[PDB]
RNA sequence: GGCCUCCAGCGACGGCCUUCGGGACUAGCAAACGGAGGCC
Numbered sequence: 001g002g003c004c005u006c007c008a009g010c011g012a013c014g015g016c017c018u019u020c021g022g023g024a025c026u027a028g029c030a031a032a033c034g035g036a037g038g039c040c
Base pairs, nucleotide, nucleotide: 001040002039003038004037005036006035007034009029010028014025016023017022
C1' cells in the first nucleotide's frame, strides 16, 4: 500500500447510602462520535 478490527457516547434522575454535598446502579436509545490498530 488494499481490506478489515477494537476503544467507545446518551440516559430514565428512576435508585440506595448520604457530608443530604456527593457517589453508585443503569433496561435500553442511536449504532458509533471520532481515532488507534490488525490481516494479505